[PDB]
C1' cells in the first nucleotide's frame, strides 16, 4: 500500500469530491 463492513453512519455542498477511524484478509 488495496478491498470490505458500520452504532448514527457522519460534515460542507448545483456539482465536484475531500476527511477523520475501529475491525479483517493479502
Nucleotide at each position: 500500500g488495496a478491498g470490505c463492513u458500520g452504532c448514527a453512519g457522519c460534515a460542507c455542498g448545483a456539482a465536484a469530491g475531500u476527511g477523520a477511524c475501529g475491525g479483517c484478509u493479502c